[PDB]
Context: bound to proteins that are not shown
RNA sequence: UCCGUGAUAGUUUAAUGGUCAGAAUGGGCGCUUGUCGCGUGCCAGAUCGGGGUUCAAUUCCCCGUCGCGGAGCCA
Numbered sequence: 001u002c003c004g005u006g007a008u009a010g011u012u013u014a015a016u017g018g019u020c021a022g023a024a025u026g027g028g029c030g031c032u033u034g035u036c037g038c039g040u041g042c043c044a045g046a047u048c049g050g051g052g053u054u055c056a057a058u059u060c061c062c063c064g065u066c067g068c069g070g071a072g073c074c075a
Stems, first nucleotide, its partner, number of pairs: 001071007010025004018055001027043005048064005
Other pairs, nucleotide, nucleotide, family: 008014tWH008021tWS008046cSS009010cHS009023tHH010045cHS014021cWS015047tWW016058tWW017054tWS017056tWS022046tWH025045cWW026044cWW032038cWW053057tWH054056tHS057060tHS
C1' cells in the first nucleotide's frame, strides 16, 4: 500500500431506513443459611467519525478510524 471481515449498554452481541433496539453477563437497591454459571424482584444501561442518498440514516453508499486474517513485505 492492497484484499477480506467486524464496529450497537461496562462486556459479548441480536435486530433494524419511520416503531418497543432484543438478550446474556455486568451495575445499583432488595429478598435469600450450602452455593459453586446460585436463585429471585424492581431500577438504570448502547447504535465509530465526515460526507452523501433520502421526506427520513444506527441501518444505505463513499471516505476516514481501529481490531483480526491474508497479499505484498518479511524466514